About this RNA
Shown are 101 nucleotides from a PDB entry: RNA. Rfam match: Bacterial small subunit ribosomal RNA. For this family Rfam cites "Crystal structure of the ribosome at 5.5 A resolution" (Yusupov et al., Science, 2001). The PDB entry is titled "Localization and dynamic behavior of ribosomal protein L30e". It was solved by electron microscopy to 9.5 A. The sample was in a buffer at pH 7.4. The 2005 paper behind the entry is "Localization and dynamic behavior of ribosomal protein L30e". Keywords: STRUCTURAL PROTEIN, RNA, STRUCTURAL PROTEIN-RNA COMPLEX.
RNA sequence: UAGACGGUGGGAGAGGGUGGUGGAAUUCCCGGAGUAGCGGUGAAAUGCGCAGAUACCGGGAGGAACGCCGAUGGCGAAGGCAGCCACCUGGUCCACCCGUG
Repeated sequence: UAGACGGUGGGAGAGGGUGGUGGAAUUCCCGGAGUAGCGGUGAAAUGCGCAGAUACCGGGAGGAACGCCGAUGGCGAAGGCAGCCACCUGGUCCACCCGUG
């Protein structure tokens, strides 16, 4: 003090970690109502279904992911990171030009 670092004040974010939690859907189980098929393909078959499947309504359990917003977007050193909530925590930009030198 022109680099760098710090201070005060503004800011954005799927940056990271822990706990929690919401709804949709799939599977299974329970109840109801309900028959003869459902599924699947280029066509089919295997398969499942009368011990009642598929389609429909209600209840429950469990795991995984997080539609719209979503971008041609954002964050991070990279790998990578997206439901919501709180806690813990990293980086980073801007204004003032105030401090170290």